[PDB]
Context: one part of a larger RNA, bound to proteins that are not shown
RNA sequence: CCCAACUGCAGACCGUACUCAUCACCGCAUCAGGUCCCCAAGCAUAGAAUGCUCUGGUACAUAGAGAAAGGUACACUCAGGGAAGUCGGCAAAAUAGAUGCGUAAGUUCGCAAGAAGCAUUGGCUCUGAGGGCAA
RNA sequence: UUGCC
RNA sequence: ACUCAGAACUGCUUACGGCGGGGAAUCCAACUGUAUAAUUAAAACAUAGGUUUGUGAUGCAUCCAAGUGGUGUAUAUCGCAAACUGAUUUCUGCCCAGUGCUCUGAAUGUCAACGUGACGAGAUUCACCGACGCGCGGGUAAACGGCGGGAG
RNA sequence: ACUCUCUUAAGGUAGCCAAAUGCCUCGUCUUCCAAUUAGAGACGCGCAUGAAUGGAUUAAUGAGAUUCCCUCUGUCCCGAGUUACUAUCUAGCGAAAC
RNA sequence: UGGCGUAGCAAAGAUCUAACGGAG
RNA sequence: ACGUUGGAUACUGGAGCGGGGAAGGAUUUCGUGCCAACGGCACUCGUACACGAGUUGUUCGGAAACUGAGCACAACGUUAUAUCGUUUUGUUAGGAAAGUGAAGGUGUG
RNA sequence: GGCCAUAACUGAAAAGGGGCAACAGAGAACCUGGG
RNA sequence: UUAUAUUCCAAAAAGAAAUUGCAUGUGG
Numbered sequence: 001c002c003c004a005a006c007u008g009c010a011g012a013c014c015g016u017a018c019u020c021a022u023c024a025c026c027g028c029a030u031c032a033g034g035u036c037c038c039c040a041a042g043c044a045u046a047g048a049a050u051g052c053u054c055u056g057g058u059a060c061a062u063a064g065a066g067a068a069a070g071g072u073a074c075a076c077u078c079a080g081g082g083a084a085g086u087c088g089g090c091a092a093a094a095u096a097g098a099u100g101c102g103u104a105a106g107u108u109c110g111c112a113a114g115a116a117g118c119a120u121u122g123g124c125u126c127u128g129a130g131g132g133c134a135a
Numbered sequence: 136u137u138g139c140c
Numbered sequence: 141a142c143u144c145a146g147a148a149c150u151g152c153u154u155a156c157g158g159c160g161g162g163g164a165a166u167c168c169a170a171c172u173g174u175a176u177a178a179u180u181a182a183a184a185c186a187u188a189g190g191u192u193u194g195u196g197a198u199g200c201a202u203c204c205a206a207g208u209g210g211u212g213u214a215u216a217u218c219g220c221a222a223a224c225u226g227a228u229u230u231c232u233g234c235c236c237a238g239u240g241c242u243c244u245g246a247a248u249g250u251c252a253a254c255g256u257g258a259c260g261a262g263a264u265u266c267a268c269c270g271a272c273g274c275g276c277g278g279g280u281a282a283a284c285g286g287c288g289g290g291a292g
Numbered sequence: 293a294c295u296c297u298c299u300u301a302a303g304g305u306a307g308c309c310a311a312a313u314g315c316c317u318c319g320u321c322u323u324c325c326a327a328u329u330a331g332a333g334a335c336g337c338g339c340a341u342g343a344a345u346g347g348a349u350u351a352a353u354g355a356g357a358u359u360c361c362c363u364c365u366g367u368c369c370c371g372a373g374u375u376a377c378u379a380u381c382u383a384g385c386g387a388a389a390c
Numbered sequence: 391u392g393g394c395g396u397a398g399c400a401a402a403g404a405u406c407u408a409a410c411g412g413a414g
Numbered sequence: 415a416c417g418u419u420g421g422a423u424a425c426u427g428g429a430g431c432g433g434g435g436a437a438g439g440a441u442u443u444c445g446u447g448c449c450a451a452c453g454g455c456a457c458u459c460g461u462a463c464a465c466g467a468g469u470u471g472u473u474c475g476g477a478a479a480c481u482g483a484g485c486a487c488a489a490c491g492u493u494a495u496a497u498c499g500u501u502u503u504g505u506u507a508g509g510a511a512a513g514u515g516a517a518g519g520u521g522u523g
Numbered sequence: 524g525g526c527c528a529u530a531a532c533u534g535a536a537a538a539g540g541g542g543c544a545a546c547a548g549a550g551a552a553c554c555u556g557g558g
Numbered sequence: 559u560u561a562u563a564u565u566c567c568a569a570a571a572a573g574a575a576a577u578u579g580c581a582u583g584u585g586g
Stems, first nucleotide, its partner, number of pairs: 003585001007581004013476003018439002025034002036435004041053004056426004062383004070378004075374004080369002084367001089364001097121005106111001108227001122150002125147006161362007168354002173185002189225007200212004229348003233287003238284002240280004249274002255268004307341001308338001319335005384399002390392001405422007443467005452460002472576002480548001484543002487540001489500003521527001554573002556567002
């Protein structure tokens, strides 16, 4: 000469509250509408299904007293018959999970197909196998 | 060669 | 290691939730798809497939008020643009008169200013060059379309 | 059936059907059933089907259109009972269309 | 201004109590 | 009838009446009051009214400092006219820039 | 008058003017404890 | 913190880091 390691000083600008929604945004409004992203518990369960729960959050959406008729429903059953209702099986029922057995016509061989169709499901005590660590 | 997850 | 399998046992033939009604046909569209926000989700559009047309870059289709401007095109006929029909399979008939596209134009018939001539003193008149085009004549119907008669 | 054209550019070929196309028309026929203007199978002198203005056929697909059957049922015969929420009464609040 | 204290304030979570505050 | 606290029964049920953000809103946050009218009932409460406060960065976000779809200042062209067009798969009839290396200058024997 | 050092003002090759556009792309040096 | 915090905390920084700029200097 050059760099590191050790020190020394300094490290400026803006944003930063709150919200993000059945009260904060748009909808004329504290509107059952709309609106992107992340975080995502337990059990039943194929499980971000659906049901219920721990955390967190919330029960200031007007409230009360009652059996009308009539009405509206994420409300029901209904003897016997079973689409005779009706433009029309519209609506509702029904079907249903799983497993096992089967499964035609047709066909572009892939399908049709979860075809159709039957059958068994509970609870309980068991007995079976199904695996990681060495003489 | 019958031990433990 | 909790998964399945079997056994009996017992008891419901009465039990959250969630969870295809099915079959036989006919028609249309092949299909998944898209789409009339605020009455129409379809048989419409799309689609793959099929065919056609244009086109070799100073191209074709096309934009722009105009420009050494722009788009397909960062492309290059297995491409681009432009139509139609609508998957497979199966065929896709005949008609080019028409009206369209298309070439062709020697002669086919005719025209545009321009250019040529002559006229009048000159405005103008009368022409002519008939020139490419436009007629014609073809090619074309997966171009638009069309596919009629008295009956013995 | 076969005969032959009067006439146009040619004068409808393969098919398909009263069909999402058929006026007549609820076509005639058979089926579907107690009964069918619906449905299917046919018959096509097809008002006015017909071939990429695509004809025909088709497995799969379909919140497509359609008919039957099975099941199933308050769709109905023929209605009835129950339930929330309302309506009803109340406190508070309180419009409008017209 | 009528209708008129009328339609309604019915989708979505049911407030129940103590003693306390408070003019209530 | 209101609020608060306790207890009770619940509801949301981890695609939430949860906790955080973007877009948007911009004081709605907070506290202390307040309760006239606004919160479609009411209120002692309120996102209401009043006053007072409240947002702290070497490192988080942004920029300084990337490129994408794309934009278009310049130039140039065009236009009566431009506020038009071209313009990164790199501009412009088109001369579009200190990043380095250097001799010389400088304190002084 | 050169040891050494800053500086001036020149000017060495070097094509393709600038410049925006991403609070989800790229990029980006911090983590706990608590009053 | 009544309300902000990966933002605030002061010296037994409540701590612990990383890092950029310029510097003095120990290593060649």